RNA sequence: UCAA
RNA sequence: GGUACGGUACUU
RNA sequence: UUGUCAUGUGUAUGU
RNA sequence: GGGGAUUAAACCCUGAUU
RNA sequence: AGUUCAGCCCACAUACUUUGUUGAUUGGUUGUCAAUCAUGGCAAAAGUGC
RNA sequence: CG
RNA sequence: UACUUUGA
RNA sequence: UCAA
RNA sequence: GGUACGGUACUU
RNA sequence: UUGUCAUGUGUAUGU
RNA sequence: GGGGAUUAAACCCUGAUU
RNA sequence: AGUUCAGCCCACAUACUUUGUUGAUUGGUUGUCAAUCAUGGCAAAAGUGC
RNA sequence: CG
RNA sequence: UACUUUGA
Numbered sequence: 001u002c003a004a
Numbered sequence: 005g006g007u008a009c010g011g012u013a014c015u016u
Numbered sequence: 017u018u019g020u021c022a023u024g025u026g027u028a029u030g031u
Numbered sequence: 032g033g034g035g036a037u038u039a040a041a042c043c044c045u046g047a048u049u
Numbered sequence: 050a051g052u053u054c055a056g057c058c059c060a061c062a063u064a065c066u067u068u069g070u071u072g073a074u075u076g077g078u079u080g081u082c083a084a085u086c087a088u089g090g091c092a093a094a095a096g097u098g099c
Numbered sequence: 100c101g
Numbered sequence: 102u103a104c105u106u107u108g109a
Numbered sequence: 110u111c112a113a
Numbered sequence: 114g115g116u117a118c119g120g121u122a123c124u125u
Numbered sequence: 126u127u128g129u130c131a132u133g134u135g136u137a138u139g140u
Numbered sequence: 141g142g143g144g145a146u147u148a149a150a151c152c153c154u155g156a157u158u
Numbered sequence: 159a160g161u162u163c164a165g166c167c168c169a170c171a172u173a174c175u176u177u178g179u180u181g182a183u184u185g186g187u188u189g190u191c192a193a194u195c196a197u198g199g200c201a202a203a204a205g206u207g208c
Numbered sequence: 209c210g
Numbered sequence: 211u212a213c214u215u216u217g218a
Base pairs, nucleotide, nucleotide: 001109002108003107004106005105006104007103008102009101010100011099012098013097014096015095016094017093018092019091021089022088023087026065027064028063029062030061031060032059033058034057040188041187042186043185044056045055046054047053069085070084071083072082073081074080110218111217112216113215114214115213116212117211118210119209120208121207122206123205124204125203126202127201128200130198131197132196135174136173137172138171139170140169141168142167143166153165154164155163156162178194179193180192181191182190183189
């Protein structure tokens, strides 16, 4: 940084 | 994935 | 589901 | 009964008769 | 052509009319009230689509 | 949906 | 939008 | 005191 | 002669 | 040169 | 249409008719 | 001679008239607006005669 | 021009 | 009107  | 808050829609 | 308010529309007609 | 071509942004309307 | 009527709508009056309905306050009503079967502007509670 |  | 438990 |  | 300030006139 | 305001004067006539 | 010999300091004017 | 008109100017009404003009807001205007060609009371910037 |  | 650099 993302997902559930 | 879980909890809380706000908004919209539907039903009772 | 509950409570409150309005209408029964309403139809007609009429103008 | 009044505005209104009722294009609900609208009006400039229409018809019965001038 | 100067003036009265309808197109949609917003105006008032007669019938259908407290026959849409039922109960209660002294024999009962004046005064008032309470309770169902349809549609629309408000508030509260429960469930689910973003 | 934030 | 905020608290968070697991993975890349 | 004057001038540029 | 140079610089600054004020006033007046003219032009854009 | 730019911006704002007024008039088109204005003419006339008329009285 | 009103003042005004319009001497814009001005007025006392003029003319149409009293 | 009591009363109505013009000399310059300061008064209002009819024509020339949104023919001095052009564009835009639903087919367009009600409401409004924007932009040139002449003259006069205001503000800002640049240059030059005292 | 001050 | 004020700061001034040169001459008489």
Shown are 218 nucleotides from a PDB entry: RNA (BACTERIOPHAGE PHI29 PROHEAD RNA) from Bacillus phage phi29. Primary citation: Simpson et al., Nature (2000), "Structure of the bacteriophage phi29 DNA packaging motor". Rfam match: 3WJ core of Phi29 Bacteriophage pRNA. By type it is a non-coding RNA gene. From the family's description: During replication of linear dsDNA viruses, the viral genome is packaged into the pre-formed viral procapsid. It was solved by electron microscopy to 20 angstroms. It comes from the structure "PENTAMERIC MODEL OF THE BACTERIOPHAGE PHI29 PROHEAD RNA". The source organism's lineage runs through Viruses, Heunggongvirae, Uroviricota, Picovirinae and Salasvirus.